Context: one part of a larger RNA, bound to proteins that are not shown
Molecule: 23S ribosomal RNA, nucleotides 560 to 1291
Organism: Lactococcus lactis subsp. cremoris MG1363
RNA sequence: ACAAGAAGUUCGAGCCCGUUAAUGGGUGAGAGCGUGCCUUUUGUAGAAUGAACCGGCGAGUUACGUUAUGAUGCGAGGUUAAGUUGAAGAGACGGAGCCGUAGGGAAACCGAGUCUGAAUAGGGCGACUUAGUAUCAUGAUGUAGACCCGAAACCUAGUGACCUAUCCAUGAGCAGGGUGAAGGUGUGGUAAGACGCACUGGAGGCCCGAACCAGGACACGUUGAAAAGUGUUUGGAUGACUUGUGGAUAGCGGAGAAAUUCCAAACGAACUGGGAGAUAGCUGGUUCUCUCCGAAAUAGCUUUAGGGCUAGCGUCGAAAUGUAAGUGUAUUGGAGGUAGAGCACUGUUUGGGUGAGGGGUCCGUCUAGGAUUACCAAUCUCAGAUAAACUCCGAAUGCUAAUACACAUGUUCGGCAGUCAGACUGCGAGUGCUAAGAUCCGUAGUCGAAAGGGAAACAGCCCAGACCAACAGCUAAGGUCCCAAAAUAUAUGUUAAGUGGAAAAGGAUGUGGGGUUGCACAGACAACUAGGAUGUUAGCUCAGAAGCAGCUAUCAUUCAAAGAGUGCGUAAUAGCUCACUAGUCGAGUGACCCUGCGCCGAAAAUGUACCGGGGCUAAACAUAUUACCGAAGCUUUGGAUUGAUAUUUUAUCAAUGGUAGGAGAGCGUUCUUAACCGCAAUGAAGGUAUACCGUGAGGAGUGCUGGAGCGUUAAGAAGUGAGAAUGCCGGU
Numbered sequence: 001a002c003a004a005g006a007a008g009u010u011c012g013a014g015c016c017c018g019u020u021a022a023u024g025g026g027u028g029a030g031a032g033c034g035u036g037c038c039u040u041u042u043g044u045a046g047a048a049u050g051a052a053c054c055g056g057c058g059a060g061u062u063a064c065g066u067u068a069u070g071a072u073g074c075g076a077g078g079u080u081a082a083g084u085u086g087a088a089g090a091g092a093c094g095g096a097g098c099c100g101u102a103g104g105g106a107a108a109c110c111g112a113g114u115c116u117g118a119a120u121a122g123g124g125c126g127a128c129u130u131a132g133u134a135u136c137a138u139g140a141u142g143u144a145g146a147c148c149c150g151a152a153a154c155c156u157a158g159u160g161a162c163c164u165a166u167c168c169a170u171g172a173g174c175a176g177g178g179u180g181a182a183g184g185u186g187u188g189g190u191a192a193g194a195c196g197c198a199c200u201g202g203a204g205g206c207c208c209g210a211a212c213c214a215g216g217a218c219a220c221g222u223u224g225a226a227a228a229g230u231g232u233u234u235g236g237a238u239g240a241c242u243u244g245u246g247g248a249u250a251g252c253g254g255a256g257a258a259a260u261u262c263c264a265a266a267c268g269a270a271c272u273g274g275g276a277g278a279u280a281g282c283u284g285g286u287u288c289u290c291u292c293c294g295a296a297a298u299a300g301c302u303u304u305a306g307g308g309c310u311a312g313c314g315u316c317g318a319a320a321u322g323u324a325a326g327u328g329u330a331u332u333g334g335a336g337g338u339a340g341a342g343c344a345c346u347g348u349u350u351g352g353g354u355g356a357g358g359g360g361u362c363c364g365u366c367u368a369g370g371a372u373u374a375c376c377a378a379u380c381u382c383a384g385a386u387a388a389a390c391u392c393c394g395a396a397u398g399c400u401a402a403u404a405c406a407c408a409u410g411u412u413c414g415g416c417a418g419u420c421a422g423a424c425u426g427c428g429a430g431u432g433c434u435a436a437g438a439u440c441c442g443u444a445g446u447c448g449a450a451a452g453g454g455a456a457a458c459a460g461c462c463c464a465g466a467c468c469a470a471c472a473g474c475u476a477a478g479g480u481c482c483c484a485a486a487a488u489a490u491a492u493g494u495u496a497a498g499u500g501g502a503a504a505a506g507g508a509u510g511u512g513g514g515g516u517u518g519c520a521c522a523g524a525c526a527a528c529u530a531g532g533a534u535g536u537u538a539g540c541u542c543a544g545a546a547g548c549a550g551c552u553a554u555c556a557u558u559c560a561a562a563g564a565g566u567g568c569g570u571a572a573u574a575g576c577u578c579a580c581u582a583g584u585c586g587a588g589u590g591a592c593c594c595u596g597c598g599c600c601g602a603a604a605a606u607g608u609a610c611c612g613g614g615g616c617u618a619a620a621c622a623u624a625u626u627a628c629c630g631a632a633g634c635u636u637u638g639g640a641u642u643g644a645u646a647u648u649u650u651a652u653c654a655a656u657g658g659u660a661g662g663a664g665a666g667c668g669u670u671c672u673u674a675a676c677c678g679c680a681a682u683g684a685a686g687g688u689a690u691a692c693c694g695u696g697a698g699g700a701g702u703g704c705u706g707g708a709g710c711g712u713u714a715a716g717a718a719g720u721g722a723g724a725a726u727g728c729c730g731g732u
C1' cells in the first nucleotide's frame, strides 16, 4: 500500500513520549499556498553552465614609492638618513641631506611682483590667494608572476635510429609444381646463311601455389583479447623479396617510391630541463556578521566596436552655503513653425473658360495659304485638390527669463567607484511587406536592481513600494454561481450565438429602437371572381410574327379593364399567365435612412483547446445603484534601529525594497613572554546529545566520550574567517 510534491511551510485530526521547565517535544493524516543553488544575461526554474558525496587544503599580500584621509607630535620650524654604540635591545650619538618657509617667465633674468607685450594699456600667473613638517594608520596607486586558475606558444641546453625511414656490413632463408624463351647442337635447310623439327635448356619485376611478408574488401568487436586485432576472403611468393645480427644518419634537424609520411602505444615542427608562476582586452573561481545610502547600460574619441579614456549617472568627507543657486507649481515675458490646416509662394494636379500654333476639305504651290472640328487648346481665369525636403498662417504642449508661493537643495574641493550592450510597455518618429516578441531614435514608466495582488501560470501590463511581530481593521485595481472570499445584489434594455468566451471584405424579412412616405374602413396588402389583342398590325419586318430577331407611325383602339407587352405553347391576324380593373374580405400594408445586439463568411495537424475548468442563454452584455471582499498598500497594538524635534529625560515626528557601487560598525579563529588570572584528573582540549540565550556572526549550561593543555579579559600581529573552480587530495 486511491497516491501523480524542489519533497516545503502554515494550520492541524489523531497518536506517542515527557524537556538548557520550558505557552514541552517527537510525530504527522488531512488541508491551503508554494519553479533548488551558482556564474552569465536584457531575461534563465531550466532542455545555459557547473557541482557524485563527505572531510582537509585552497586564493587580494607584503618590499619600496606616491597620493588621499584621519591620529599624534611639535610648529615657519620640522626632520636625522646611511652609519656608530649597544642585548639581532632600547636609548644616546651621527644634520650628511630632505621637506615647507614668495614666484613670474623657456631662458637671460627680475622679483611681492613677474612675464607677455612699444606699453608704465590690457591679459597671464602670482602674497591679495593665509602652515606645514615628521611619524603612524587606512584606502588607492606604481615596480615586483602583484587577486589567483588557465593555453596554444618562443628560445636555449640536453637525450633519442631497438618504432619507423634511409644506408652500411655480415648472415639466414624463401616447400613443391608447371611454363617455356634465349643460348647451344644436329640433321632435312641452304653456294652460304637465314629456315624445318628435335635435343638440351631454364631466364623469367613468368605463372600457380606453401612457409614468409603484406593488407584490398567484407563480418565481428569496438569502456574492445587488442593504444589497432580477430575471422573469411585477397596479393606477392626469387625478388626494388623478407629479415636476423651489429652499426651510422637527431629537431633551424633527420629520413623519405613524397601524403605534410615518420623519427620509441606519438609530430606542419619531437621529447626532457631552464628561462618562466612566458603571456592571455578571453573563461572560471572566490569564503565572517550588520547597518545606512544608492547606479548605469549614454555622449565624444579610439587599429575601436564582447575593450578602454573622459563626461552624465553613486557614495563619503571637507569648505562655505553662487546668499540661494537646486526642485516643484502659478502668473507674466520671450523664443521656436511641430501637429493641424489652405495653397500666400515652390511642387504636382482635376475639371470649366480662354487662345497663336502645330495634322485631315478645297483655291494651292509668283501662290503664301483662307483652313475643318482636331490633342495640348501659348498664358492666364474660375472652382477642385495636392506635399518630409510648400508655408501667407498658426497652435495646444514643452523650453527659457523674471516674479510669486512652496520646498530643500544646490555649488565647490577631495577621495573612491562602476556603468558603455540593456530590454519591454505605451506615445511620437524613421527603416522594413506603415511584417514582426524586428531594428534605430526621442519620450515617460516598468523591470533589471522592487516583493504582494490582478489578469490560469507572467521580469516588463495595471495596482500598490516589504524593518519586524501580530489570530487587528480599513482599502487599490480587480472581483462577489463552486473550486475560490465576498452580491443566485438591486433597477432597465438587449439577445440566445454557447455570440459571449478570437479574425476581415462581401452578403443578406436576424433583431431592437428611432426618424421617414403612400393609402386605408368610402376601404386597404394578399387571395377567388375577366381578359388581354388592336390600324386587311398600319409604310411593315425570320414565316401579316401582332408579346419576346420589331424596323417606326413603338399608335387612331375599349373599359371590368384594355401593354405592338410579364414570361410561357409567340418560329400564327396562334394559345395560357401577368401589369390593369372591379365583386368578397376587413387593419394595417409598402417604401427610405440612421441605429443596438447579431449571422454566414470563419480550414490542421499528439487529445477538448482562447469561458481556467465546471458550468451559465443569464453567473452574458450594456446601463444606473449599493454593499462587501479585496494587496508586506494605509491605519491598529506593540516593539528594533537611525536621524531630528533631543532636553523632548525615548516622549514625539520622520525613515528602514535593494544587485554591481560606496561609507561606517561588530563577530569568530590562531599566535601573541607581555599582564590581568584563572582552570584543570573531582577531568583541560577535543568529540557527542541537548526541548537555552544572543538582531546576526555568536555565546556559554548539562549528559556522555576523553585523558592533556586550555580558557580568559584587554590590546597587538596575522599564511585569518569556505560550497560552489572538470578545484585538489583521501575516503564512500
Stems, first nucleotide, its partner, number of pairs: 008033004014027004020700001037050001039048001052732006062144013077099003083093003103110002113125004147285002150282001154275006165249009174239001176208003179204001183200004188195001212236003216233005251267001253263003288666006298311005312419002314416005320411002326407009340393001341391002346387003350383004357376001362370001422447007430439002452463003467639004472635003478629003481614003487626001489625006500616001506600002510597006517590001519588001527584004538552003563578001567576002640656006667721001669718004677711003686705005692699002